The depositors describe the entry as "Structure of yeast 80S ribosome stalled on the CGA-CCG inhibitory codon combination". 25S rRNA, nucleotides 420 to 1442 from Saccharomyces cerevisiae: 989 nucleotides with solved positions. The sample was in a buffer at pH 7.2. Primary citation: Tesina et al., Embo J. (2020), "Molecular mechanism of translational stalling by inhibitory codon combinations and poly(A) tracts". It was solved by electron microscopy to 2.6 angstrom. An Rfam search finds the family "Eukaryotic large subunit ribosomal RNA" in it. For this family Rfam cites "Crystal structure of the ribosome at 5.5 A resolution" (Yusupov et al., Science, 2001).
[PDB]
Context: one part of a larger RNA, bound to proteins that are not shown
RNA sequence: GGAAGGGCAUUUGAUCAGACAUGGUGUUUUGUAUUUCACUGGCCAGCAUCAGUUUUGGUGGCAGGAUAAAUCCAUAGGAAUGUAGCUUGCCUCGGUAAGUAUUAUAGCCUGUGGGAAUACUGCCAGCUGGGACUGAGGACUGCGACGUAAGUCAAGGAUGCUGGCAUAAUGGUUAUAUGCCGCCCGUCUUGAAACACGGACCAAGGAGUCUAACGUCUAUGCGAGUGUUUGGGUGUAAAACCCAUACGCGUAAUGAAAGUGAACGUAGGUUGGGGCCUCGCAAGAGGUGCACAAUCGACCGAUCCUGAUGUCUUCGGAUGGAUUUGAGUAAGAGCAUAGCUGUUGGGACCCGAAAGAUGGUGAACUAUGCCUGAAUAGGGUGAAGCCAGAGGAAACUCUGGUGGAGGCUCGUAGCGGUUCUGACGUGCAAAUCGAUCGUCGAAUUUGGGUAUAGGGGCGAAAGACUAAUCGAACCAUCUAGUAGCUGGUUCCUGCCGAAGUUUCCCUCAGGAUAGCAGAAGCUCGUAUCAGUUUUAUGAGGUAAAGCGAAUGAUUAGAGGUUCCGGGGUCGAAAUGACCUUGACCUAUUCUCAAACUUUAAAUAUGUAAGAAGUCCUUGUUACUUAAUUGAACGUGGACAUUUGAAUGAAGAGCUUUUAGUGGGCCAUUUUUGGUAAGCAGAACUGGCGAUGCGGGAUGAACCGAACGUAGAGUUAAGGUGCCGGAAUACACGCUCAUCAGACACCACAAAAGGUGUUAGUUCAUCUAGACAGCCGGACGGUGGCCAUGGAAGUCGGAAUCCGCUAAGGAGUGUGUAACAACUCACCGGCCGAAUGAACUAGCCCUGAAAAUGGAUGGCGCUCAAGCGUGUUACCUAUACUCUACCGUCAGGGUUGAUAUGAUGCCCUGACGAGUAGGCAGGCGUGGAGGUCAGUGACGAAGCCUAGACCGUAAGGUCGGGUCGAACGGCCUCUAGUGCAGAUCUUGGU
Repeated sequence: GGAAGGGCAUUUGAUCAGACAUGGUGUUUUGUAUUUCACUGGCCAGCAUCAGUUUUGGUGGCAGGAUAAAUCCAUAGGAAUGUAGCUUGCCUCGGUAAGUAUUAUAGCCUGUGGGAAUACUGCCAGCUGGGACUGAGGACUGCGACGUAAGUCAAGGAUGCUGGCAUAAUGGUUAUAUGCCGCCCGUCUUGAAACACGGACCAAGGAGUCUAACGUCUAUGCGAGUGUUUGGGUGUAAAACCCAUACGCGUAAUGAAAGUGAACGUAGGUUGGGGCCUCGCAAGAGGUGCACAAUCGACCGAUCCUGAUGUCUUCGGAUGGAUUUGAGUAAGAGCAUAGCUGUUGGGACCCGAAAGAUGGUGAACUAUGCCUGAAUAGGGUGAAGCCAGAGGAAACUCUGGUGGAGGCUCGUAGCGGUUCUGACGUGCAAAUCGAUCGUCGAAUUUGGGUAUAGGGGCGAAAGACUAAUCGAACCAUCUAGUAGCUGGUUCCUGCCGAAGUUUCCCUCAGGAUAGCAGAAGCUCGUAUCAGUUUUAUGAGGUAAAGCGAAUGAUUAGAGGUUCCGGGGUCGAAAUGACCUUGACCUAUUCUCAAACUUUAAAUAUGUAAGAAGUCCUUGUUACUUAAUUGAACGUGGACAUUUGAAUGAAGAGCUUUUAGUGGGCCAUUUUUGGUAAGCAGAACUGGCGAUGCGGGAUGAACCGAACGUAGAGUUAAGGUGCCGGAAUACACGCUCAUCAGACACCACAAAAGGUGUUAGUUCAUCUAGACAGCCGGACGGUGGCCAUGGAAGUCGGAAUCCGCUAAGGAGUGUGUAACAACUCACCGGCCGAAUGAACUAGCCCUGAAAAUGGAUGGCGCUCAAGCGUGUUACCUAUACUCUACCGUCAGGGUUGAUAUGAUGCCCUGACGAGUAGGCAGGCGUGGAGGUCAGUGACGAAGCCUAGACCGUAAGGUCGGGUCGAACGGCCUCUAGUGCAGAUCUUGGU
C1' cells in the first nucleotide's frame, strides 16, 4: 500500500475546565484592631481489619455399600501357558527335547472362614490459606452474639493508618495509530447492501388545516331546568356590563294514522350487593341495604281477543286477558361552553392523469379552390399537313424531302427526395451536409391577394395537414376537476403493543363487519377463574388391524351337484352312460381398499368435583294428577372452614370509545395435487414479519437465548493446531484415497461391485497328519451286463456287490473304429499347522462428466488437526446469579409545631425487546395577555468557534471573535410552529 466515513477501548500528540482560601490553637503581628498564621479540603495509590458476591487450594471428623469388593492370614480341593524331582533320546563333563510328577529347591486358580484398610458416593450449623469485583446507605431505633456485670462485637451496607502530587499528574475533548466489529439512507415488500425505485451538493420554502353538523370521554357552570350576545339598553366603543318576549334542547312515550297516554303494593318481590347500625375483646351473627347486575311481576302505547251499565240501534268500550310488540314508566338528568380523539361533507394531508365542458384565437407553416402576376439552357426522336419523282393490257400505292406534334425522351436551372440503411447524430441544423437519384413544358414550379376554422375545415386518401401542436389544434375559465393508484409526509424520551384471519359487497391492488391493540376508566377485593393435571363420566371411527367376518377387488389348486351350459365317444334315443371344458356349491389358500368394515387406539374434546349445595317439615297455583299425587317457586329448621381433588392466581369482573391491519412467509410433524420444485394448496404448534445478541465461515426463519445502563462471576448452543478466545489433552479402535475425509437444517450422490483392510455368521476339512507346492502306485473277481461296426469305465445305454492292501472306481478327463498308454480320486513319501466355501457390515476404492481460477471458511492435517465412541479440563452471549444506577408499575408510610416545594419527601418489591399503531411527559419556533420596576450603543439580535458546562435526548448555558439595535426568562393564550428525501419548488454551487 485498490475508497472514505463510524462504534468500544487505550496509546501518542495538541488543547482545556474544576478544586487547592478552608471556621479553626492562635497575637512569633505590621497599617494596631487589621492580623501573627502549624495544619485544613482535591487527584493518584499502598497496607491492615471487615462486609457482600465469587474463584482456587490444603486439611480434619463422620455415614453408607457384600457394614465395599480386594490385598493379607488360615484352611480344603483342583489344574496348567507344569516348579522342583525322576525317567527317557541326543548333545560342547551339561544344557537341551518329551513323558511323568500337583509344591517339592517357584508359584497359581477356585471354594469357605477371620479381621482390617482404602477407593467411590454422600454429610459436617469442620478448620484454614491465596486471588478478584463492589463499599450502595448516612443521628438513634431492630434481630442477635460474647460477657457475672460494665460494656464490647465481624450483629439492619467501610472504616483505620500511611505516602506522593497538588499539577495538565488523573480526567474530558479532539486528531491520529493500533485490535476487533461496522454494507446506503429513505421506500414499497414475505423478503433490500441489492443487478428494485428517489437522492450530485447547499440554503430557504415545503404537506392531517378551517368550517357545518355529530359521537364517546374529560373539565366547568347551573340544574328539572338550561342557553345573556337575533335583538334591545349602556359604554372608557367591534371590548366589557345589563335585559324582556320568544325560540331550541330536555322534563312522555307509543302508534302508518285516527289517536290513547305511565303507582294494586312503604313505586313491588327474590337473589347478591359497598357503606352504615346493633351485639361481640375479636372472630363473626343479625338489621338496613344506594349504585349496579340477573330474574319474576305490575303500569303506558301498538296488535289480537273478550265485549258491562247504557243507547241517535249503531254509537260507546267498562272489565278481564294473550309463547305478540315499543328507541317506554317504575321519587326526573339534562342544557350550555371548552378540549383531545373519531365521523361525514367540503380543494379536505401534499403533489399527480388519460379526459369532459363553456367561451374565444389562429390558413405568416401546411391542405385545397379561386384572382392576379412571374419563371422554365441545350440535344434526340421525328406525328399530321405539304412538295417533287416513280409505278398501274384500268384501279392506288412506293421513294426522297419539307414540317416540327407529343400530360414523348437525354439532360441543366429549378421542383422533389431513391440509395449509401454514407457524414452528423450533447449537430451547422428539434430533420441539415455530401454523393447517388426521380422529374424537368407540364395534372409543372412559384410570389402576392382571396375563401374554407376545430367534431369544424382541407384531403389524387397517408388518419395526412390545419404555425416544431392532430385518431379532434391553440388560449383562458369551469378547475386546487376525479383517482380503490405511485411517491412524499418535518422534534425528543417513556409505557403498552398488532394484523395479514371471519361474513358480506361487479367483491379479488378496495371497503364494511368481527377478531387482534391502545386509552379512559367503573364496580369490587382473592373471587360466578385457568391454553394445566387428577378422579368419575360421556362422545368419536382416524392410525393400526381384518377379509378361513358383510361390500368390493383377487392367486391357486382339492372335493362335489346338473331331470338343467358347451364339446367328443358307446350310442336310435332315453329323467342313458364314459370322458373334456366351463360356470355354481362346500371346506381351504395368496394378496388388498381415500370414497369397505365386525373391532379399534395414542393425541386432541364435553361435563362434573357443593352455600346458587344436601337433607327434613309444610305453603301457593288458573299447570298436572285417580287423588295434598307431582312440577316449579317458597317459609321455617339442621349441617361451616378438609365446605368436599391437585397446582397456580401475577388482582377478579364490567363497560365505552378508537387506531392500525384484512398481499403474508419459514421450520418440525400430519396431509392433497404434481415426476418434482426454493411449486401450488390445507391442519397443529412455534417463529420471521415487528428482533437485536452468541453460534451455524457467509444467510429473515435453524441451534442457543430474547435486549434499560454498568461491574464481577457462571454458563447455553458451538467450540479448544494456527488464522481464533480455549488441551498439538487423555483413552480404545478404523482409514492411505494417481477425484481421502471432515459436523444437523446445508448446500447432494445411487444401484451394482472389489483375497484393499477390519470385525463377524454359518457350513465343512484337519496331528488317525488337513490346504499349497514338489515324487510316484492307481491292481485282481471280471471285458460286471446291453448298443455288435465296437465300449475292460470311458460314441453310448437300464446300471454298481467284492479280493488285495496304508491306498487305487463294475471309474475323472488325454485318447483307439476297439484294447493297452497317461492322468484322476484315494491314499502314501517330504511338509508339521491350520485350511476352504458362501454370506453379513464398517472404513477405503471403482461406479463418479461442465464449462473464469477456487474453496471441510482458509492455511493446512495422515497412530490426524479425519471417522466412531468415552472421560475430563478449558473458552465465552445483551441468557442465569449478586451488586450499583436510570426509568415504569404496584403496594405502603409521612400535616406536628418552626421553612421553603402533598402533584412533595420517604420505604418496599418487581419489571424494562419492538414495525404499523395508541397514549403520556417534555424540548424548540412566529405572534398575544401578565410579570421579572428583566438584558441592552460601557454593544441587542444574528453569524463563526476539533473552547467550556448542564441535560438520556429534544435542546439549554457560558467564554472568545464578528456585529450594530433591539431582545429575552417564568405563568398562561394562539398557530401559516420543527425537514434528508417527494424524477419536490426557487435560487446558488